[PDB]
């Protein structure tokens, strides 16, 4: 730097 | 309460 997952939150959809 | 995006963090790759 780039990937996933992912705590409080927080937009869009239903 | 479903999907789906998404800030600072956080864990794990890279």
């Nucleotide at each position: 730097g780039c990937c996933a997952g992912u705590u409080c939150g927080c937009u869009g959809g239903c």